[PDB]
Context: one part of a larger RNA, bound to proteins that are not shown
Molecule: 28S ribosomal RNA, nucleotides 2654 to 3786
Organism: Plasmodium falciparum 3D7
RNA sequence: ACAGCCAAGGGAACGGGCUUGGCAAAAUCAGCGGGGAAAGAAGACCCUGUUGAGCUUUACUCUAGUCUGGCUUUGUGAAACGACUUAAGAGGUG
RNA sequence: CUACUUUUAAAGUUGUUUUACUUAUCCAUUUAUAGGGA
RNA sequence: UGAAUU
RNA sequence: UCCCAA
RNA sequence: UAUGGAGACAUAGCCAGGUGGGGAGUUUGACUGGGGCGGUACAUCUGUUAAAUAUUAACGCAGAUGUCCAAAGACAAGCUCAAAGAGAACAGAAAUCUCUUGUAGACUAAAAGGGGAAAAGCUUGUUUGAUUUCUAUUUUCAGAACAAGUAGAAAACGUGAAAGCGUGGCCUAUCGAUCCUUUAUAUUUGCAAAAUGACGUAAAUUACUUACUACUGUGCAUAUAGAGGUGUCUGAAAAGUUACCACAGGGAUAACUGGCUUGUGGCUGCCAAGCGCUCCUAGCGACGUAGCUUUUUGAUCCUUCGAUGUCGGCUCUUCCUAUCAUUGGGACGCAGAAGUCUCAAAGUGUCGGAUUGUUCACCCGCUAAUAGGGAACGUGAGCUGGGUUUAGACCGUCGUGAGACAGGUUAGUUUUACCCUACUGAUGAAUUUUAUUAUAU
RNA sequence: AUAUACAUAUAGUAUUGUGACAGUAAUCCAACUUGGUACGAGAGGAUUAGUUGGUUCAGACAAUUGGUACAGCAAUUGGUUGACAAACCAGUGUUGCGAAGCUAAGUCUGUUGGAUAAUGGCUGAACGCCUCUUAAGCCAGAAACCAUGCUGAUUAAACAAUACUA
RNA sequence: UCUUUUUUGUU
RNA sequence: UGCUAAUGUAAAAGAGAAAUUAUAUAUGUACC
RNA sequence: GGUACAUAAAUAAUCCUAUCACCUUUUUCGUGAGCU
RNA sequence: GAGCUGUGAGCUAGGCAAUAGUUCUUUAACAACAAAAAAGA
RNA sequence: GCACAAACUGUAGACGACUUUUUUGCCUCAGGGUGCUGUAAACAUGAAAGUAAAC
RNA sequence: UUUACGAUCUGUUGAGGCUUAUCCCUAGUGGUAAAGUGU
Numbered sequence: 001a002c003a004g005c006c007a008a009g010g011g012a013a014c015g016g017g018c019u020u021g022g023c024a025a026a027a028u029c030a031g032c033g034g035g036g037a038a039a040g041a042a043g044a045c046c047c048u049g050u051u052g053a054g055c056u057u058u059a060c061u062c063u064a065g066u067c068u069g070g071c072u073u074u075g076u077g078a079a080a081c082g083a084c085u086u087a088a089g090a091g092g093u094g
Numbered sequence: 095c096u097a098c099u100u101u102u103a104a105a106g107u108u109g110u111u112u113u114a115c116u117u118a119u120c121c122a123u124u125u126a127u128a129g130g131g132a
Numbered sequence: 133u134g135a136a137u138u
Numbered sequence: 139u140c141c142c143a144a
Numbered sequence: 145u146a147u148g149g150a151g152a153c154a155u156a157g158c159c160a161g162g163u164g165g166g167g168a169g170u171u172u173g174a175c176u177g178g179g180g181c182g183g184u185a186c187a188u189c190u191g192u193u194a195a196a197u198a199u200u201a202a203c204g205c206a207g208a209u210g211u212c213c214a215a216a217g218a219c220a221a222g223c224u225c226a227a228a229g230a231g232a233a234c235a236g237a238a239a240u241c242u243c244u245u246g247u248a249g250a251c252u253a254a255a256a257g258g259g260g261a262a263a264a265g266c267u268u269g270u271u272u273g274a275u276u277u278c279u280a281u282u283u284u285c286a287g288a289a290c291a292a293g294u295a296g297a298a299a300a301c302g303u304g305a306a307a308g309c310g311u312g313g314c315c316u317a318u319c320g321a322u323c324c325u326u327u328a329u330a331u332u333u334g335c336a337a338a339a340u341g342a343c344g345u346a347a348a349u350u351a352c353u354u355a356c357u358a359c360u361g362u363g364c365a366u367a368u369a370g371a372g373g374u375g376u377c378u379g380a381a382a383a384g385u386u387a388c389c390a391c392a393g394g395g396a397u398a399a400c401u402g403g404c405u406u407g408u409g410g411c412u413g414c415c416a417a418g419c420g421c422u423c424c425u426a427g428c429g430a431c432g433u434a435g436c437u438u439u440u441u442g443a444u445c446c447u448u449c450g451a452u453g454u455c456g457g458c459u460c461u462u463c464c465u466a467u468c469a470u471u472g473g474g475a476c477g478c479a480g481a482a483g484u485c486u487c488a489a490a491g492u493g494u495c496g497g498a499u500u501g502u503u504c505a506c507c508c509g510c511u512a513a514u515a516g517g518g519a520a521c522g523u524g525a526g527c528u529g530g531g532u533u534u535a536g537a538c539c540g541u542c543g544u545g546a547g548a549c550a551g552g553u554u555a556g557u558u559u560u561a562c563c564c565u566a567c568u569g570a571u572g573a574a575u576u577u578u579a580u581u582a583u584a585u
Numbered sequence: 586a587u588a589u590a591c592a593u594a595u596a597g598u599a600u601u602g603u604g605a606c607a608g609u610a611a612u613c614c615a616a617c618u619u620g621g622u623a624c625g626a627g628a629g630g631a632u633u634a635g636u637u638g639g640u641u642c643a644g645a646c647a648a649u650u651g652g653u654a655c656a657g658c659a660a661u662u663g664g665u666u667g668a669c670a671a672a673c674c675a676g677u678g679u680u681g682c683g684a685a686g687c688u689a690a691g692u693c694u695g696u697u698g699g700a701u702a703a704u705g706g707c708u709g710a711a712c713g714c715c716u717c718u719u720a721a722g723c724c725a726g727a728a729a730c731c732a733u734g735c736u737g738a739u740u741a742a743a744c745a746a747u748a749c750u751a
Numbered sequence: 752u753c754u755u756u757u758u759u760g761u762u
Numbered sequence: 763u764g765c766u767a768a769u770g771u772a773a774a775a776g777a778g779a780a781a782u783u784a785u786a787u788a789u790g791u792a793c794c
Numbered sequence: 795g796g797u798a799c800a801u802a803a804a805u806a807a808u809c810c811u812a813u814c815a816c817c818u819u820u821u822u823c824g825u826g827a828g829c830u
Numbered sequence: 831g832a833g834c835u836g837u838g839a840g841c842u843a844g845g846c847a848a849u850a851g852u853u854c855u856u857u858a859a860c861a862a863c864a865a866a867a868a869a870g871a
Numbered sequence: 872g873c874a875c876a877a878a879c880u881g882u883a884g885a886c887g888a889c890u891u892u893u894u895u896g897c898c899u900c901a902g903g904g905u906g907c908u909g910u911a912a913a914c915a916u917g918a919a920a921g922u923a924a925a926c
Numbered sequence: 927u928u929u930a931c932g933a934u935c936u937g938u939u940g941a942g943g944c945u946u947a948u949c950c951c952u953a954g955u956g957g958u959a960a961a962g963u964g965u
Base pairs, nucleotide, nucleotide: 002016005022006021007020008019009018027571028570029569030568031567034565035564036563038560039559046394047393048392049391051390052389053386054385055384056383059170060169061168062167063166065163066162067161068160069159070158071157072156075115076114077113078112079111080110081109082108083107084106085105086103087102088101089100090099092098094095119150120149121148122147123146129142130141131140132139173186174184175183182203187209188208189207190206191205192204210377211253212313213312217271218270219269220268221267222266223265225249227245228244229243230242231241232240251260252259254318256316257315258314275299276298277297278296279295280294281293282292283291288378301310302309303308324372325371326370327369328368329367333365334364335363344356345355346354347353402446403444405442407441409437410436411435412434413433414432418428419427455530456528457527458526460522461519462518463517464516465515468493469492470491471488472487473486474485475484476483495509496508497507499505536554537553538552539551540549541548542547578594579593580592583588585586596750597749598748599747600746601745602744603743606737607736608735609734611641613639614638615637616636617635618634624629642695643694644693645692646691650689651688652687653686657682658681659680660679661678662675663674664673665672666671697732698731699730704725705724706723707722753870754869755868756867757866758865759864760863761862769861770860771859776810778809779808788801789800790799791798792797793796794795817845818843821840822839823838824837825836826835830831872965873964874963875962877893878892881889896958897957898956900954901952902951903950904949906944907943908942913938914937915936917935918934921931922930923929924928
């Protein structure tokens, strides 16, 4: 899906259908909640996916901010210290 | 003939640290609303 | 808790 | 109202 | 410059270092009797599983590997080891020496298995073949790579008197791609119009002369060879949490029924050492041993993850018997009473309450008895919702943290039947290829 | 004591019946008597039968008792119709009593036969004896079973007799 | 309306 | 207008057959 | 029940039933209509 | 109890028929129905 | 020949169905019975705790 | 000596009301309707 009575069997290890039995006689009315492993709805639990997302950190790699240094903006003076260059002394010394 | 280390000068050059100035720059106030002393 | 300007 | 700047 | 204050300092621009879950991006292996936690069975080796060619799996069994060695490599020579017995001052169970026996009972780096006695072991001597280059190939196997080997060839050597032997370790294990880096080799090359040793060597003049030279700047790149490593070992640079969660799927895979099994749980047998004052068996029955059941819990993962509503109680029915009471019996360690064991028997009945969500349990009490179980752990479109098991929150322990907790606590939406069947009641036709337990003085 | 299945039966109404088959129902206890008996040294102390009750369950019923009220009657609060009377509204205004009908907490009723199981026995071989038969052949026997009784019987697509008729 | 015998037919 | 005449076989070809009973025996008849 | 005697013991492996048309003639025996 | 008619069976005598080309079920039973006729509700 | 329908019934009932009657019946109202409630409305030189208002 | 208000009470008054709709009795009253459908 088609459908709709059962027991057992076997079967994807719990059948409405298959096999073997029990059985089985139109149409209807009202209830009912055993079953239809009833309906909802691509299980939210679990696992998988080299699929995510939120969150956290001493995961990896970064980044706003922040601290610090350099160059520029950057002008006018003074002093001190240091360093460089230059002449002489002294020590070991070819 | 020569090579290294210390000191002496304050000689010429450079860097740093401190400090002085107001024009750059920055901040505040206002209606930019009175030059300083008795 | 005076104003005080022509 | 005194003095100094200018 | 309005006036004050600061002032070549702040600020600002560009670089540089630090800090920086405030924020961004991403990752957070695999195997696996579910996953996680464990472990490595992920690269290898020995024995076994393995069923006498070979191959052959498990989170099968006993182990081993990521090393060690200038000697523990190579060659030659000589020697023979472990152990036992007997004997020798100290001297003993062991100390050294001698003899006899000694097929290896020693040793051979390590695991195990092979091999080994004028050796492969011990000692000594000399050495560096643990060297450079290249083939044919074996193992795994795709008959790819690495790796580890086997047989050789071309050099140069070592050893030995020589035949020979030696390309590491007696054999089976002891390990690593591309890219990048590094250092060695080269009479090999380049750096895109050229030169760089060097006007080097021979001639010639006042030049842009002519011939001939394996050997030519820094730096860099190449070729070849080793090395620096990927152990998830044919080789990504990678932490967690989600109880706020999402998606694709999975019954290839857990949590619940059912299914196989029955260790465990429950029930029933056989034997007879003993208990029973004596007496195995009235009633028991240790040491052993045979079964049944699926009312426990396990084991498995066969069916369901495009969903079979997951505890308990309440309600209601039915079924089983391994019978608690009631009926009728048998036995007794049976005087009576009470009781115990047992047979046929499931017709009838198996209760009221305190505590706990409980099942289970435990008391109070009645009773005649308060037996044990099944029905998808009977029964949630029958209820309830106290527990478990979403999201709120609290405590304790754990975690740096987000958060975790078969640890506790409190609050937390229980949907649909009007279909089929079943069941309960309520109407109701039609019924000859149908029926007859007769009809006739 | 006489034929026929080679037969018989149409149908409508209506009554009385048959009853296959299916369901099924009763259960347990106490006290007293037997009896302070049997038994026992005593302490204690029955079975079985009978009587009177009771539990649980089932099927009915309402004379009585109780329950129930939107039959009815009465009372009464607030409001409203001028008052009385009559009433009405307050989702049944609220109170008593409350027939009838339902109803339990009330009342009534709830059998006996067959064949068996266990077991105990009879006769009796196997097996000279014995043996309940673990041969043949028999008996007694349980809240079990099957009937009886009870319920249904469009559970039998069932059927019979009767009455009248097209 | 019904019930009993004969002929023809249900092509 | 659907009809208003109107047919079906689970089984004819001789579809032939009435005592009862016991199975290690029965049945009739006659007497008791 | 007993006694005696018969029957039956491959029982359906049996028994019973079928074909002799017509019409005429000679006739015999059994049953129905009405009648006495 | 008795005569007649019919019916069934039989007795004596007689003559009288079948024919469709070789078989295609041997149209053969039972029950019902319809129309038309005769009798009784 | 009945049955259905119809009206009636209420021993019945969700609806069907079922029990009945249809002219000694039934329905109706009334009378009576039996009960339930509890003493109606009206009237009374009737009562009434007390009160006020006249000769 | 009287008249007005007065919850409530008394007599007439076991009165009045209700009583089958599923109570009982009554040849008490009135009524009892169209006659449709199937065979």